The RNA (RNA37; RNA31; RNA32) from Toxoplasma gondii has 114 modelled nucleotides.
The sample was in a buffer at pH 7.5.
The PDB entry is titled "LSU structure derived from the LSU sample of the mitoribosome from T. gondii".
The structure was determined by cryo-electron microscopy at 2.89 angstroms resolution and released in 2024.
The entry has 71 different proteins, among them mL172, Large ribosomal subunit protein mL49 and Large ribosomal subunit protein uL11m.
Context: bound to proteins that are not shown
RNA sequence: ACCGGUGGUUUGUUAGUAUUUAUGUCAUCAACAUGUCAAUGAAAUAUCAAUAACGAUGAAAA
RNA sequence: AUCAUUGUGUUAUGGUUCUAUCGCAAACCAUUGAGA
RNA sequence: AUUAACAUAACAACAU
Numbered sequence: 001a002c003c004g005g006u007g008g009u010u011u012g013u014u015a016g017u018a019u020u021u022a023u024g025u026c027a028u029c030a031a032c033a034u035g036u037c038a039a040u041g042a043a044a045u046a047u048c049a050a051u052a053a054c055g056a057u058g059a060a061a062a
Numbered sequence: 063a064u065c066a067u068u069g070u071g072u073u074a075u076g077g078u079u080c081u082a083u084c085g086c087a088a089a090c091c092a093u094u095g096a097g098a
Numbered sequence: 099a100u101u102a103a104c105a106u107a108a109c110a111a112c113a114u
Stems, first nucleotide, its partner, number of pairs: 003095007024029001048055001070110006
C1' cells in the first nucleotide's frame, strides 16, 4: 500500500420521511379520509377505604 | 350618565387545528490483524 | 389539550 475487524467526522444540529387500506369508474385513470403503539400522571411496583360525612396517595383529582 | 322593558358591560361554561420518531453510508479520517 | 365566529347562563343599573 490491497483484504478483514473497531472507532470517529461529513452529508444533516441549517435539509427531511415514503411501505398497511375505507370510498369513485366498464376500463384507462384519480386521490394527503378518520390525533398517538397510549386514560392521566415523573412514578399505577401510589388507582387505598366506603353508606352519607370526615378519611388515604399524589405538585394538582370526585 | 336614557338600563324605562326586549339593551349594553364584566365574568364564567361550552365549542375549537392536534407535532411523543421505530432512523442516520456507498464518502473521508484514525487505529489494529495475517501475508508480500 | 386548543383562538375566533357561534350557543347558554350568573351578576351589575333608577332623574324614573